[PDB]
Context: bound to proteins that are not shown
RNA sequence: UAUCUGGUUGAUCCUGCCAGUAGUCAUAUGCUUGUCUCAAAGAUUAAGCCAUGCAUGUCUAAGUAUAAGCAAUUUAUACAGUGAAACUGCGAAUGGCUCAUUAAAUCAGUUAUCGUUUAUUUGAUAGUUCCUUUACUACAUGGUAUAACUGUGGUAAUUCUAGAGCUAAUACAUGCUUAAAAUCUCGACCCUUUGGAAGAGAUGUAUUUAUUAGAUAAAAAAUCAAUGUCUUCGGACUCUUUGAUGAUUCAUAAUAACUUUUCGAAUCGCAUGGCCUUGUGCUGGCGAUGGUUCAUUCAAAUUUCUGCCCUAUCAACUUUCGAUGGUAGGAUAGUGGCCUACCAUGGUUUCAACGGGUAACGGGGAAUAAGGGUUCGAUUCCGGAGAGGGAGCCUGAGAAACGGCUACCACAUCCAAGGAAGGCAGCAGGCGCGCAAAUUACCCAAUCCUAAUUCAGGGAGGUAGUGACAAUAAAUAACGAUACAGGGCCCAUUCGGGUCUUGUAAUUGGAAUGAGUACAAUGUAAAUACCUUAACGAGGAACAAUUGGAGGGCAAGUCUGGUGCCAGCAGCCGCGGUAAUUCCAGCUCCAAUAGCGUAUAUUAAAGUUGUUGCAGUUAAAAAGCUCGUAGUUGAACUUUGGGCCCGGUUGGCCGGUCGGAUUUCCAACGGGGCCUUUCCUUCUGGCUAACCUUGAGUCCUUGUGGCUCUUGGCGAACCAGGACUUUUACUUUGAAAAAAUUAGAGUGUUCAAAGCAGGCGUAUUGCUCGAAUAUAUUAGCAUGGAAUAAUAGAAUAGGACGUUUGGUUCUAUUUUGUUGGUUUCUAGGACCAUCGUAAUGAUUAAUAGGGACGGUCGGGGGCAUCAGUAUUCAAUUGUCAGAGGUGAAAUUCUUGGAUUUAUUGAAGACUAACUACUGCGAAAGCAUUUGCCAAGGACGUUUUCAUUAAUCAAGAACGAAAGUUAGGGGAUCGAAGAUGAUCAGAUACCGUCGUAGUCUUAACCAUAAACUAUGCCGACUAGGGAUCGGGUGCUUGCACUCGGCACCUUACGAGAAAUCAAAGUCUUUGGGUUCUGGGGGGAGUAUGGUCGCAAGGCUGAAACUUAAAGGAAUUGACGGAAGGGCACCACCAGGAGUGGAGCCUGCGGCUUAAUUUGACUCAACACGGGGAAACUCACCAGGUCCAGACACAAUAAGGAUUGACAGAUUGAGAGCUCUUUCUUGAUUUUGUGGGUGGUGGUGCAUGGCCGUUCUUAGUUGGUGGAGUGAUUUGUCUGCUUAAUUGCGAUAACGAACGAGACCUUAACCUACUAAAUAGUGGUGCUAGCAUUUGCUGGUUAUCCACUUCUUAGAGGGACUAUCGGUUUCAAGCCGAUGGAAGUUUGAGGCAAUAACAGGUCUGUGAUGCCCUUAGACGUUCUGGGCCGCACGCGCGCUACACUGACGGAGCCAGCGAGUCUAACCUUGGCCGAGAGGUCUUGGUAAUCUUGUGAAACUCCGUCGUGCUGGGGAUAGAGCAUUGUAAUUAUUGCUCUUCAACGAGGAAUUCCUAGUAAGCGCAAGUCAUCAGCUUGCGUUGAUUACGUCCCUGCCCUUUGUACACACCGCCCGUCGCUAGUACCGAUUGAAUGGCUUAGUGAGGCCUCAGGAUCUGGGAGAAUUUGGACAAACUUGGUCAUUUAGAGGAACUAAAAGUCGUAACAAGGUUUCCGUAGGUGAACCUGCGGAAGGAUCAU
Repeated sequence: UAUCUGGUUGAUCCUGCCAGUAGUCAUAUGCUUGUCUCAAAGAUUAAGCCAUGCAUGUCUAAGUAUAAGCAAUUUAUACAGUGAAACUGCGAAUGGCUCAUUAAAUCAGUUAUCGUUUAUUUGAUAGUUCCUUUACUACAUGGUAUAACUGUGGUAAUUCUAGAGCUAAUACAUGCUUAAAAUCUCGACCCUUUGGAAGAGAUGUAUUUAUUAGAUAAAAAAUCAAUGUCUUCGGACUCUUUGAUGAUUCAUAAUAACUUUUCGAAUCGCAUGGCCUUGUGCUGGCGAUGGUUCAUUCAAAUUUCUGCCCUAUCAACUUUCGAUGGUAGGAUAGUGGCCUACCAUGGUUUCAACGGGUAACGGGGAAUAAGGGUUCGAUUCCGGAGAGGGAGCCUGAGAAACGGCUACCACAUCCAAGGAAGGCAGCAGGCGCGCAAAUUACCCAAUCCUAAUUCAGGGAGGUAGUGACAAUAAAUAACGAUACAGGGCCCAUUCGGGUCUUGUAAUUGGAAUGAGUACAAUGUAAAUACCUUAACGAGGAACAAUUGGAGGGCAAGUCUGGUGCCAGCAGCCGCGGUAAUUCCAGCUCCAAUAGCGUAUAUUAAAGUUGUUGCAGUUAAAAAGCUCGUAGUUGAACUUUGGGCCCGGUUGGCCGGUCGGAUUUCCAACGGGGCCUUUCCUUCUGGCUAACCUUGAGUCCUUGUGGCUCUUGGCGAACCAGGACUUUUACUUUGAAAAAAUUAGAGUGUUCAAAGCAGGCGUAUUGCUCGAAUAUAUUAGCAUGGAAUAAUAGAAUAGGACGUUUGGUUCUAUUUUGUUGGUUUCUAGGACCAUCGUAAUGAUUAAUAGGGACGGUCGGGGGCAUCAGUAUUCAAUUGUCAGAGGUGAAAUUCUUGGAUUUAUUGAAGACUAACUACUGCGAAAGCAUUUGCCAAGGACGUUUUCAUUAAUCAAGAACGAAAGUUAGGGGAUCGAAGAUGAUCAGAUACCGUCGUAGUCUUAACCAUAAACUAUGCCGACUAGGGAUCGGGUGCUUGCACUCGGCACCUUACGAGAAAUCAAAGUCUUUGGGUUCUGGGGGGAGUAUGGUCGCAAGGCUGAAACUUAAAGGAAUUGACGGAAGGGCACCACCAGGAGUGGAGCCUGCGGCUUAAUUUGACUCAACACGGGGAAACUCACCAGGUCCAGACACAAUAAGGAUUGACAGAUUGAGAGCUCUUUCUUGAUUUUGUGGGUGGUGGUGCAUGGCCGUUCUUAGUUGGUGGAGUGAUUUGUCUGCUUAAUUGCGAUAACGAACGAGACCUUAACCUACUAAAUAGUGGUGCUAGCAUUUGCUGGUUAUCCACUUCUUAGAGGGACUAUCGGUUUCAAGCCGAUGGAAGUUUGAGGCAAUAACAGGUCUGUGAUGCCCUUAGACGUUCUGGGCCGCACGCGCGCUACACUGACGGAGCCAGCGAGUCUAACCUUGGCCGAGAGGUCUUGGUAAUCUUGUGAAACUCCGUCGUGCUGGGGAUAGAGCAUUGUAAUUAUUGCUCUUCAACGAGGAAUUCCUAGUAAGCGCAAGUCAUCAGCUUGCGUUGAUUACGUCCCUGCCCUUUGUACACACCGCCCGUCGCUAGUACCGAUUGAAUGGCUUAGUGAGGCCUCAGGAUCUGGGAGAAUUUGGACAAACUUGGUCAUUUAGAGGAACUAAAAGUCGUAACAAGGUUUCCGUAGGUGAACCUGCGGAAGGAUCAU
């Protein structure tokens, strides 16, 4: 011990991977490290190489002692004790190491030997050996021949050994030994007898062969080969001996022989006894070693069954010269092609042979673990193999041995150079190799092993050292009391009582302690270390914990300093370009902690390998289509039910004492045996045990809780026998499956990991529990079951049963004496007849399949055969200029008649219209007619067969177009190509021609978006109508029905969604089966194979690279798409223009010392309120001043430092600078930091403001609905409105912001409120005209009264009122009448959600950063410039005249503004031609200016169509005004000068009522200057009252690869750098395996040989032939590495160059196959597809 999270997007749901996370008896490495226990450790690369040391020797009482060795104290004239040496024996074949080889091999479980060898152990087991057994031969004991040893020597050198002399044996070689008996052959002798017998030989065991026994199924006797009984004598005539196995030619025993004749004790110790015949008489104990055979044990060898990783880019392999089998032999311990001879032709394989690979020794096991799995196992146990590589072999029971030898090969050592000696994958150690691993230590004390063995030996093994491999436990502080922040509750007064206690203080206390060091014990072979323990050993600075982090994933900081896209981080997402939550640091905090990180591998996570359990319409993926073998899979059916009966197991029911008991019964659940038409193998003796057998009946709890045994019995209670037994799978139980390991019980190792211990006594002579249990299949074995699944049986009956009834065929038992001959009766088998018994024997007929039949249907196929019009062309025709072709042109054909028109022809292709959500076909495909040829579905069927089927690796048929080869054909269209346009280019689209091609025959090709992007077969789940084919009913066009192509609704369900009646019946996961996919690239590339004439097809990697690529949908944004709307910044109908002229002004340009600068479509350009003379002012030429804060030092009052006349200097009276010599009293100057200012820069670092989209009508949420979700509906087809304004429709309902309302303003109000700073009417008054009082004026308060007009303060008034039309009789709209007004009453102001890289840093003491800062880009003064003029554009003013100019006269506004200590608006008078001057006055303003007596206009004059008297530019002279200054004329005025322009080309602006346009006035600016603007009035039209044509904007639909949102995204060549792999001359190179041929060391066998030594046998060199066979040449082949000039790709990769291919109708719709073209994306043809821009006639 069933869990996920971050990363594609603007957001979403998916697919899918990358990254995170945890483990690893899993290696390395980094940093870090106190303690206890435990402990792996040169496997990984190099089974690579190894200096030195050691790892195998061994002795007892008991093989061999003359050590010239030690003793001796007296056991010894043989020895006698303890013992070096050497011989003999045994061992050295075990152990330890390693993992190279090895893939049916090893190995595991399981068998077998009736298929063999076996030292040793243990148990049995041996009178039979001389052979002349009367010659010799010792058995009181037989033969030499050698070591050590002593001498003499060699050699450079070694665990080298020669020559000479001695001598032992349990060495070596010989060789006697000891009882009877029986049985056989031989046979002397006598006697022919059914004759028998001296004495002769042999008979153990082993060896080799041949032969024989090794019986058995039950009862009878004939007939004797007879010639053997037992003499009852007719010849009674019996009793005989036979083990084991499932099974034998087995064991075993005979018989005849055999043998370079095996063994059958010439051996050793310690005890010494008993018999007497006291001789060294006979006999005798305990036990050592030895030995034949059998058995045993320890083994060995071979062996049965089943099981192994990747690979088909390995499909055939083995068999020449053994491959598979047969016979015989050989060889072996033995079986076997193990080998040889001969013969046969076999053996393995898609159920994967054979081959290749393995960074493969197998297994027990390990890691991880929901379940299932996946990965590992060099390594403690078991098995195998090896000892540098190969082969050979001696010894031995055992070896193909390596701490044995021999050879070759490789490597290496010593040498006196002649020779010699080697093998650490034992222990330690070294080198090398490498990411990667310990001491040249101590010891046999434990564990066990060896030996002759209680003793010796053992680097086996143990002990320590090294050792953060892994694992266990577990210090680094604990507790006080004031302290110091409070929090708990109770005083609750506001003092807080420190109340109950919890933190924090570098505040102070006594305690506690092992880490360490160390007495001494303990521990141990000796120590070391634990354990125990005296003494000694914590105050925080010390006995001081680390390793990694702190944006997210992921637990922990937008805390400080540094750096400024750098350094660096970052598994992944991402951080870093001057406030870094991410880098380097500090602080603080988090996590785990004596450990923590990193790298690689692996497991889980991963249902991302999917058996359980994935996916395949569109994300990756259903084969183009069908056929088809293996494989997998495959309908239903055969004893079922009922009635009984008997024991069981739990709960019962009274568990009664809360724990256990039983009676019958209540049951439930299981088990067995009966009966019911019921195999329950069958029979043949063991045995009938038993209980309905009854010789004594009532021994005895409810007659279902029952006996003392006799007499065949009844054999399913229980063993071996023939007899034959369909065969599996599956499952139960058992058994098995080493130990360790795993799970697991018991047990206080101080706990624990562990371990297998331990625990209780009288602790003084001892008792006791333990070391369980479970699992482990696949295979095999035994057993129960008989569902499920397969299998067999009686159909030409060769069928079953049978006491039948014959034939025939063998088999042999107790007899018939006994062997033997031998006919039968039997007793059991086979086998062929004949009769008998019997229900005699064939499962359905699958809404499975095949076949037949019937009428049909069809654009299904093939071969012939009919038409059809058109197209091009050509003959005959008429005609007369063009005809072709296009968006517009040109190319081309044409007065030799094009094109157009008629007539008759040919040629090739194609098959219109009819033609559809119609048909047919396996798909590709298939459409004129009619024949012929076969084929087919569906339907109908009371036809037929009966599982014959479904799906299918391998293997096959068919397969659009293009393309290929060769003949035909060649009308049209048309790749290439020609060629005209277009264009920056355009060898592209468009246009005109045109080759192959397009058609056909014979061959090829094998692919397509070959698409429904949906495998096939089967079943089920839901409504509906259409239609095609067949059928049935009819009331004859309708319904039903089967089978088809589809379609509509819903969604039960399904799905990421789009959507889907299948894409459903899937975590409630299993009907059958094939194929395919596992992130994106690299790449359908490379390589190999194979098919193809080729093009190419099929098969098909990797390196490397990369964090996404992708699917479906959402919202937006955009479109060179479709649709609606709206607007005089749109058009319409018009008006007035502008554009042409002159000048004015702005902008460009040009020029300039400077001509400062901003803004450039609408949304720059009379705009910056930008009308610049100085100023302004930024620019230019020059000159001053510092207005340089502060802090620090320098310098310093025997003056740091300012000042200034006159000259000099300079434009200058700037003391700036210079001359010179005064003045001043610490302010400063001078350096260093650091400020301050800047109309310096960046509006793309910003604020505010403003412009624009848009002043358009737009925007949002609450509750409900839809959707997994992003989101959507509400917020809408229609009508309406100025309007998302409303009506109405309505899965929405009711609301909000914006619009509207509002606010300001303008039009009405005899109504109110009042007023000389407004105004009127009479009066006071007074002047003229006139008589009629009058009429017309002065005197603004001499005065009175009103408030109409004027002012502005309250209120009213209008709401489309009221009526008539016209519509969803709705919103509204239109007409008419009232009314001041009926176009939102007219006009504005304010103005949503948002945006823009709009403008402004030159409005700002709004501002970041940068630049500059005393020779200033600060500031100020002088002068200039902004205005400069070949020219291009924009806003304007004035004009072109008669509707006008000019002269007189008439004569009317509205909005404004205006100075007190400042020169403001100005009246009136006077001077002036005019501009102006001048003397006074009113006005701080409804008062005065001002009635702003404005202009056009109005009248009467003057001109007369002429550049005129229109027009007033340019230019000269003069006189004023403002100002410090008028020059480059500020401006005005006078005279003079008198230009263009005769109504404005292409274009283009503004505008719908007091409006356009004409017309002037005030204000702003302003000292002066309006051709400008902001307002104001005066005069006052034409023409609409509408539309979507144009332009702009909005909305909907639609497509999208865009979201940084088309100013988007993006494709390819080319260029730069880096990296990877590929191709590539080099008959490239290297390493390894197998192998033909040739050569061949060595030992082994064999033919020989015969130095030497021995009376005669051993025996050295040498040598023949043979097998085994290393090794070396040489080819061949397979595998694995690797170099390479150059070539060609790919990736990083996104930035560069060139285009613009794709995404919108992406501007030629896109894409597929194919083919051609070529700077590159790409373009074009033919045929497909929609994934289309059309679901539609």
18S ribosomal RNA from Saccharomyces cerevisiae: 1737 nucleotides with solved positions. Entry title: Yeast 80S, ES7s delta, eIF5A, Stm1 containing. Rfam match: Eukaryotic small subunit ribosomal RNA. The literature on the family includes a 2002 paper in BMC Bioinformatics by Cannone et al., "The comparative RNA web (CRW) site: an online database of comparative sequence and structure information for ribosomal, intron, and other RNAs". The entry has 77 different proteins, among them Small ribosomal subunit protein eS4A, Large ribosomal subunit protein eL37A and RPS29A isoform 1. The entry is indexed under eIF5A, Stm1, Rpl41A, delta ES7s, RIBOSOME.